[PDB]
Context: one part of a larger RNA, bound to proteins that are not shown
RNA sequence: AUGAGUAGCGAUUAGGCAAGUGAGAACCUUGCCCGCCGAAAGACCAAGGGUUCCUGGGCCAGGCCAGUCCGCCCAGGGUGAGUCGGGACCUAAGGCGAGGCCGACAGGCGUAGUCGAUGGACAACGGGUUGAUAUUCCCGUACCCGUGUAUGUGCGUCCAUGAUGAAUCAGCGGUACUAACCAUC
RNA sequence: CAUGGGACCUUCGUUGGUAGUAGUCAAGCGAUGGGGUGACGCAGGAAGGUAGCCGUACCGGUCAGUGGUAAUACCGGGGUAAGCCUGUAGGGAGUCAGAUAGGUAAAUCCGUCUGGCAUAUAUCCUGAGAGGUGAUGCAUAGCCGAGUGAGGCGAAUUCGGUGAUCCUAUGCUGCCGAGAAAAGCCUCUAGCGAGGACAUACACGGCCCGUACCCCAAACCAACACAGGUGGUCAGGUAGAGAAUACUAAGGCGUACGAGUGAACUAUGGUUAAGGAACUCGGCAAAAUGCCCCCGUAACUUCGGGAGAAGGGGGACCCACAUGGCGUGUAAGCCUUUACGGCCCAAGCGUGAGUGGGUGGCACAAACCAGUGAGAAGCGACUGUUUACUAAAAACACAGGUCCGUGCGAAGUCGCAAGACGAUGUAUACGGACUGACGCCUGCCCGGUGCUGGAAGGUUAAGAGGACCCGUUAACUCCCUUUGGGGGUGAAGCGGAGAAUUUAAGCCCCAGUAAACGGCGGUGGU
RNA sequence: CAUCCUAAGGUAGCGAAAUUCCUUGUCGGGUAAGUUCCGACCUGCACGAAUGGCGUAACGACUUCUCAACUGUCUCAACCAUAGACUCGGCGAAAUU
Numbered sequence: 001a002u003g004a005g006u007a008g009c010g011a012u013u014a015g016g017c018a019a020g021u022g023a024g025a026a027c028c029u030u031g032c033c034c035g036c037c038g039a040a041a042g043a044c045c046a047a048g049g050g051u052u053c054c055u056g057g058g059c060c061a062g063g064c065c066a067g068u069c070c071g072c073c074c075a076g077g078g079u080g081a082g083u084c085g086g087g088a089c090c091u092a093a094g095g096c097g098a099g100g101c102c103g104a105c106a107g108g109c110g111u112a113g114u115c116g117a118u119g120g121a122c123a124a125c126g127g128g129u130u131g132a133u134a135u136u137c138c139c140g141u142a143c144c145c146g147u148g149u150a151u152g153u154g155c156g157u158c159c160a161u162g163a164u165g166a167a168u169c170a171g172c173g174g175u176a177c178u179a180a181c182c183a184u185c
Numbered sequence: 186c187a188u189g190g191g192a193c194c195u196u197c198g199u200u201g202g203u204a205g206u207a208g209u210c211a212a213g214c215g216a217u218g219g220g221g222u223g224a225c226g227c228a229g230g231a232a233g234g235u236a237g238c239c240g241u242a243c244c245g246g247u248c249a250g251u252g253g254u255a256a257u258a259c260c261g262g263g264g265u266a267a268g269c270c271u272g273u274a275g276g277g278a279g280u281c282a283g284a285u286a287g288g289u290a291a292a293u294c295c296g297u298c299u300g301g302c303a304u305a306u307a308u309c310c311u312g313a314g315a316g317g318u319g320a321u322g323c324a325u326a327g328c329c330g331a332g333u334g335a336g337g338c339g340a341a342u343u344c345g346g347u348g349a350u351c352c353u354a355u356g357c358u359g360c361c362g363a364g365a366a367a368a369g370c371c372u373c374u375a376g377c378g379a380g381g382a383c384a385u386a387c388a389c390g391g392c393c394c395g396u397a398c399c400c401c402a403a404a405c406c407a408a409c410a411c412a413g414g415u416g417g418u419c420a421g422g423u424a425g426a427g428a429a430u431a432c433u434a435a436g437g438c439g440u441a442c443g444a445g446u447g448a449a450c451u452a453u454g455g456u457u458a459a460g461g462a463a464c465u466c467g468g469c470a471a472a473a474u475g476c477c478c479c480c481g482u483a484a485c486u487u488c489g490g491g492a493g494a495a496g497g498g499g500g501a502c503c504c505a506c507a508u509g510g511c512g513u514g515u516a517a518g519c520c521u522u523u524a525c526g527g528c529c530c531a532a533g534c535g536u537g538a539g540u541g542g543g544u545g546g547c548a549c550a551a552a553c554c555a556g557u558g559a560g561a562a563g564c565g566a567c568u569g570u571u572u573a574c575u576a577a578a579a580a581c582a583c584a585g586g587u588c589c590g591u592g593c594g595a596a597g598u599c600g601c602a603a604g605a606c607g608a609u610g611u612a613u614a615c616g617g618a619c620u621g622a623c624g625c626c627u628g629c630c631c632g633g634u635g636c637u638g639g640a641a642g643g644u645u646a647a648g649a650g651g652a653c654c655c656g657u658u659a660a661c662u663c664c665c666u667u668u669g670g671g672g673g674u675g676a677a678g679c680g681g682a683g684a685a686u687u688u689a690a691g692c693c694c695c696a697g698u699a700a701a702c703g704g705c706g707g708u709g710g711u
Numbered sequence: 712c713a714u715c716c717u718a719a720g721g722u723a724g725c726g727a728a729a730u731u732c733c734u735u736g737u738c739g740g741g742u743a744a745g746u747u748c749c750g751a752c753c754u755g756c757a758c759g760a761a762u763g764g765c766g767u768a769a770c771g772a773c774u775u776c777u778c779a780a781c782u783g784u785c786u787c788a789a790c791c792a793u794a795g796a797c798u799c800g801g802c803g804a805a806a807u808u
Base pairs, nucleotide, nucleotide: 001808008802009801015033016032017031018030019029020028034439035438036437037436042419043418044417045416048399049398052397053077054076055075056074057073058072062070063069082143083142084395085394086393087392089120090119094115095114096113100109101108102107124141125140126139127138128137144391145390146389148387149386150385151384152383153382155380161211162210163209167203168202169201170200173197174196181190182189183188184187213377214376218373219372220371221370222369226360227359228358229357232353233352234351237347238346239345240344243262244261245260246259247258264323265322268318269317270316275311276310277309278308279302280301281300282299283298284297285296287295288294314525327338361364405414406413421433422432423431424430442800443799444798445797450795451794452793453792454791455790456789457788459786460785463784468781476500477499478498479497480496485490487622501544502543503542504541505540506539510536511535512534513533518528519527520526521524545549557779558778559777560776561775562774563773564771565770569581570580585620586619587618588617589616590615591614597606598605599604623766624765625764635698636697648687663671664670665669730760736752738750739749
């Protein structure tokens, strides 16, 4: 190329009118109605994604049509913690494993340890603000670890005061090695 | 030679001087060590609470061009944390002294043992919530004016009902399947120690990583802007038992090809006269039943069930009983160990069930939602598991049973080994094999030979020990004895004196066990 | 296991009437027409389970059957609405050859 300018254009809700922008409007913006969800098709997280967020610009590629719109393209901007979730705290299963043991070699296990949250311990709440952040910024009021200076109570060593107990010498009577005495076999 | 007693040297019991002279202890930190705690399951209420929700005092507003309705109606407000005070409901707990080496040393700590005093609403600990403060603040219904958008004031805020799956609660009560570790915290001494403790004020330090955005989805896993998949937390209102279902608030969407047109046909819904399974391999699919409250329930059974068996009746609204009943509880009142006290409680709010009468429709569990029922046979006892993607079953498992192996770094298994599991178990345990709940019907017996534990025993005291023998025989084909009984074909029958394991003396033994070494015959059963 | 008598054979042990193709028939029950199935009687030999065989309440998205109720499953089909099909505008494939 043929199929062929044919099939499809991705649910079970549904859209309408007025006005605006514009070269261009069913789809973009505003207004008023109508309809749908409402243990959701609302609100917030984890995992995952990675700038998709906001502002300005753009409209040949993408959007199952068109598009002035966009999760698309371009530039710039944006993420603020003692208290939130983690580390600097702790261990489970499991992993690695000083020496070590075993194994022709390669290596296999494993001790001491050291890691490893899905668990344990641990101090912040309400309001406001930006185009985009807020238990993070701001206001108000708190809480938890450290650090220095100063002040005051009340203690301590040294000095003392208390509680203390222990040891030397002596003469006294009994288990009593020993010669002896008494009694039994 | 064997034993006992008095004393002698040392020893030991007491007191006199030296000598509480000297030596030790009397701040505070205190572990890498000891000990408590940390520290735990599942189920189940009941109670007290609060969030939330619904009304209401009071506060601010509306007239929504309709028949009526100016405040009588309607709409909107009727808020505020951690922390810090106080310590209620509930829960828990004896206290003091002495001794003691057990806790790798030592301990005042922990254990253990003795005593003494205690049953107290005494005391202490913990502890939801109520109340105060935080808060002269913050926020808010609304009211004003501006225009890129800047700016501003601001009322009332009491009382009840209902009510959690949230809090007390890591509680309490039951139960068997018997339910992490360490750090931290407290305490103890060992040991350091002349400095150290507490309180107040001021001034400081508080590190690293994450933080945008999507997050049941056009941003993640699915090659896609894919009807698939993805753990956790919030949980408004009215019906309702409910997180079901229907409608709806806050909030979010109309999602990305449309516009038309009564073709056949296909899909998904709906209705259907008369008949009612005649369809078909087969009632496949549809249709049907469906809720609550009263009444009433069979065969069978393992006595639990079967059972929601089956079957029958009622269900709407208004009024009366009823200023009733029930729940809650304020005012008033009563009481006390006076306090975050107890009892009762008009009013207020909430709320069934019943009886009687009446009203309306074709219809009163009016929508949504919401068991079909009964009987017989087979297999499997049951709840479960199974071929992700054509097989969910009668297949696997199972609780119960039988056999075999294993005497302990066991047998078995994984490894060349070391080592590991079995098991931090020990034959009432573990491993392997077969069977597969539960119930029921199979019989005859201890000489030899085996095995085994142990004197039950070659001899055995009377009594305990409870089937039979004895008294009682037709037919017979063959017998053995002597004053009648035993085999073969062999029929039935029938009572009471009573046969040993259990109780005492010797090497050998009997006894226990059987169709596992047997075994098939009497006697009586059993 | 009560005096006691019998070594290799799980082997009919016993002849444990719930017995199983057992229509080699005589029948009935169920339907108008009878499948499953339910009952009773014959078949000396079949034929097996005594520890592998008969029973069993309760349970089953198990297999088979009957009844009631119910219905578009059917006699026998008709009509209504959506989603496609169909017409218009836009984008625009595939197997095959």
This is an experimental structure of RNA (23S ribosomal RNA, nucleotides 1377 to 2241) from Mycolicibacterium smegmatis MC2 155, with 808 nucleotides shown. An Rfam search finds the family "Bacterial large subunit ribosomal RNA" in it. For this family Rfam cites "Crystal structure of the ribosome at 5.5 A resolution" (Yusupov et al., Science, 2001). Released in 2025, the model rests on electron microscopy data to a resolution of 3.6 angstroms. The PDB entry is titled "EF-G2 bound 50S ribosome subunit complex of M. smegmatis". Baid and Sengupta published it in Febs J. in 2025: "Cryo-EM structural analyses reveal a unique role for elongation factor G2 (EF-G2) in Mycobacteria".